[PDB]
Context: one part of a larger RNA, bound to proteins that are not shown
RNA sequence: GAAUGUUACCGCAAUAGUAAUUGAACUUAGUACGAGAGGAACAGUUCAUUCGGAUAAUUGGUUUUUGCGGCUGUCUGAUCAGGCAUUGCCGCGAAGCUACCAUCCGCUGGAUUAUGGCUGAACGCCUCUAAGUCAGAAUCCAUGCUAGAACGCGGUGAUUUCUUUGCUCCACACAAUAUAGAUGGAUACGAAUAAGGCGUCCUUGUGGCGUCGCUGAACCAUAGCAGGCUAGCAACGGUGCACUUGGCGGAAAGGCCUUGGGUGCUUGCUGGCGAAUUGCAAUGUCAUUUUGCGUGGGGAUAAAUCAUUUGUAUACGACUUAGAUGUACAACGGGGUAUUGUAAGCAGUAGAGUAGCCUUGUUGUUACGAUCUGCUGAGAUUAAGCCUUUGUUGUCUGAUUUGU
Numbered sequence: 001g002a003a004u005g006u007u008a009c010c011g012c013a014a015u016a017g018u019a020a021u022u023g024a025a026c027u028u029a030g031u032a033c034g035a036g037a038g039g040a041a042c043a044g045u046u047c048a049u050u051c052g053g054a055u056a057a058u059u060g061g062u063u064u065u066u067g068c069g070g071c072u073g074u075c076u077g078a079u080c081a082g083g084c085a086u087u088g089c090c091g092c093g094a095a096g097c098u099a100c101c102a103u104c105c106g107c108u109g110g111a112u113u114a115u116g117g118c119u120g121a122a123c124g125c126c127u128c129u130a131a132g133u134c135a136g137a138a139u140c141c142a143u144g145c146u147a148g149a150a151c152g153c154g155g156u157g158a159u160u161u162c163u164u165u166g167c168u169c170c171a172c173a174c175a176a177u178a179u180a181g182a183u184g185g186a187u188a189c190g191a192a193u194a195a196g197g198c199g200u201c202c203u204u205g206u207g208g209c210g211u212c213g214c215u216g217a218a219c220c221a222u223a224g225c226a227g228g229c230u231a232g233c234a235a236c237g238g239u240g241c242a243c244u245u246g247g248c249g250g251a252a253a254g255g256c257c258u259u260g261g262g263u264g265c266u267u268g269c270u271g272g273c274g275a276a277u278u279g280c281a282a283u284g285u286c287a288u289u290u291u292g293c294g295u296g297g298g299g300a301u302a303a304a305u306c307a308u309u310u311g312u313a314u315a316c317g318a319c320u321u322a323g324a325u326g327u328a329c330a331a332c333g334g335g336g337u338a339u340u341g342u343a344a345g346c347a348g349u350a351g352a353g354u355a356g357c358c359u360u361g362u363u364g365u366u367a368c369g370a371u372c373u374g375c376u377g378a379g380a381u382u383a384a385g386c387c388u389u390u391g392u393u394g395u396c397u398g399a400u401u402u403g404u
Base pairs, nucleotide, nucleotide: 005159006158007157008156009155010154011153012152015147016146017145018144020050022048023047024046026044033038051106052105053104054103055102059099060098061097062096067092068091069090070089071088072085073084074083075082076081108142109141110140111139115135116134117133118132167299168298169297170296171295172294174292175291176290178288179287184220185219187218196212197211198210199209200208201207202205228273229272230271231270232269233268237266238265239264240263241262243260246257247256248255302402303401304400305399306398308322311319326396328395329394330393331392332391333389334388335387336386338381339380340379345375346374347373348372350371353368354367355366356365357364358361
């Protein structure tokens, strides 16, 4: 991922896989046992080893967050702010990823093996075994866990007209298509087989009695131009077809049982008519499947995909979200949160000191001055896979395809 009418949702479970492992300490207990010396186990508890599956709260690692700061060299005249140094280097560094370098979690039932037993013959005893049978291993099968058959399945939602009049169901009309193979009927207890079925009765049982089988070699059906037309008798049965009453049936029910009348036939019996020439045989055509097409009669009036979008997803497909007017979505903005570490600018009666002017102070004065202090836990950055929002500005019918 094509095909299953479309599409969507919720599910089942065939099959295949499968997983947990081992120790220690305490206790039992200095107990059992033992002359002593020594010295256990079951139950219980706390942890740990090996393995496995996740997770990222914390801690640690990672850093192109090139997020903040610091530093060297050069370049932009200085400043401020920056470029380059193939990520310049250093400290911190959220987010993400991630570590037995972090944390959590890793189920309980059956049937068995070995073995030990029970009852118990063979073999008058015995015997775990022969027939029966109990317990029982890190075993096996399930429970549980993973996938879900892309040709296994179920339930449920909606299914396109004002759109070369489409879709769906029913009915009848013609076409086409095929057939793993109709040719009277797939004709329903259950259970046992060193036993049963049926019937009958009773004292309703593991009952008495009778009867049956030794095959379906049965039962049912079954005569009529592949089954015609028509007349009666007898009975009130049989059976077909629709309409209808009620009930039951979910394992895959889709069937079974009924009620009522109606409309046919009836070979239960008796008749009358027809058949011929398919030529002495040629399936001699009678069935049930699918799809069209037309007609007339009900019924309903969607989605999916691409494109755009998200990032719980992702190599690509795929996945997971959003989007026709909303307490929608987006772009900014605001706030929270986090990171760094105190912005620029201005001021100083801060500063190792040094150099000048004096009408010479002593917190004269002018210039230079790493750095310092204040405004300033400032400023910067903050979703790019951080949270939130009474703000501002916008967006909101483009393509294709799908029918039982």